[PDB]
RNA sequence: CGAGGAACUACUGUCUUCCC
RNA sequence: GGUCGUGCAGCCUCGG
Ligand code: SS0
Repeated sequence: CGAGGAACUACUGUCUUCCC
Repeated sequence: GGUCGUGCAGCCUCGG
C1' cells in the first nucleotide's frame, strides 16, 4: 500500500428490531 | 439487561 474479516469477538463502542 | 442485522465507527488479520 492492497485485500479479506460482523461464526458480533482480537476486541471497544454504537444504532436498529423485538423481548424483560 | 437480552436480542436482531449483508447495520455503523474505531479496528483486526493476512498478502506485499
Ligand atoms: C463497511 N465499512 O467484517 C468486519 N470493524 C468486522 N469493519 C469488524 N471497522 C469490522 N464486509 C469491520 C468488518 C470495522 C468489515 C466487513 C465484515 C464488511 C469495517 C463487507 C467485509 C467496516 C467498513 C465501510